[PDB]
RNA sequence: UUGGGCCGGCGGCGGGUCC
RNA sequence: GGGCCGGCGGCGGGUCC
Numbered sequence: 001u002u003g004g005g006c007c008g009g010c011g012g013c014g015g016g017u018c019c
Numbered sequence: 020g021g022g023c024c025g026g027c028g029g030c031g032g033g034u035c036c
Stems, first nucleotide, its partner, number of pairs: 003036005009030002012027002015024005
C1' cells in the first nucleotide's frame, strides 16, 4: 500500500419509546 | 422542548491478517 476485518471518538438521516 | 434505545450513513483515531 490493495482487499477484507476488529476497537474506541464526533457529526448527519431515519425509526421506536418515556415525559 | 427534553430523557432513553436500536437501524442507515459520513469523517476521524487506533489495530489485525